[PDB]
RNA sequence: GGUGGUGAAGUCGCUGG
RNA sequence: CAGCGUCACACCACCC
Numbered sequence: 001g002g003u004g005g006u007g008a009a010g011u012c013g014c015u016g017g
Numbered sequence: 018c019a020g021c022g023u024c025a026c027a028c029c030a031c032c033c
Base pairs, nucleotide, nucleotide: 001032002031003030004029005028006027007026010024012022013021014020015019016018
Other pairs, nucleotide, nucleotide, family: 008025cWW011023cWW
C1' cells in the first nucleotide's frame, strides 16, 4: 500500500416509519 | 428512528 471482515454517540444519500 | 448505501476513520485476519 492492498483485500476481506467488523465498529460508531463521524458524514451524507435512498427507502420505510 | 429503522434498513441499505456514500465518503473518511478505527479495530482484526491475510497478501505485498